The RNA (sgRNA (single-guide RNA)), together with DNA, has 146 modelled nucleotides. The reconstruction used 462,111 particles.

Context: bound to proteins that are not shown
RNA sequence: CCAGGGCAGUUAGGUGCCCUAAAAGAGCGAAGUGG
RNA sequence: CUAACGCUUCUCUAACGCUACGGCGACCUUGGCGAAAUGCCAUCAAUACC
RNA sequence: GGAUUGAAACAGUUGACCCAACGUCGCC
DNA sequence: GGCGACGTTGGGTCAACTGAAATAC
DNA sequence: GTATTTCT
Numbered sequence: 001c002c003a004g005g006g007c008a009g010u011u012a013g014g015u016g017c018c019c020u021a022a023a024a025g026a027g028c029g030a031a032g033u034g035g
Numbered sequence: 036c037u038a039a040c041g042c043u044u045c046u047c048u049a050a051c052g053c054u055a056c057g058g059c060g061a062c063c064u065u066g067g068c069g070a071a072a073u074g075c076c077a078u079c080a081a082u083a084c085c
Numbered sequence: 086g087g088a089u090u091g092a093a094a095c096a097g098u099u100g101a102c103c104c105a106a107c108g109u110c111g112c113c
Numbered sequence: 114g115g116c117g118a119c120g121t122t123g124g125g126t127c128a129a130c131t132g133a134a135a136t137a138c
Numbered sequence: 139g140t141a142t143t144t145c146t
Stems, first nucleotide, its partner, number of pairs: 003020006009095003012064003024048004029042001032040002034037002051060003065077004078092005084087002096131018132145002135142001137140002
């Protein structure tokens, strides 16, 4: 070197279970940078 | 006027168990000694250490 | 079953300023 | 990597506030 | 009583 997350009141670390190609795919529109 | 954009008041996209589908419940990070981040006492969790 | 490691508190919102980082762009 | 522009987010500081009486429906 | 406009 066994990662990132979701719930568990918040945070950090865990933890019980689950998801992950979210270090991922798509849609409306023109408030702006561009053409 | 178009939509290339770390373009948008942007949005959708995955996630606990039970339910009689409305809701319910969901854990631990402890207590003292402390002329001091040095640690100790017991108690918990982890170790791919033995 | 031993040894080692760790052992918590909750005051939170705002705006402003600072710095840092990152995306695009221009260039060494 | 750095020198910057624009932009944003992401860490700090720092300072104050974190209503109540009255008043219309 | 509840909500709103006002004042500090």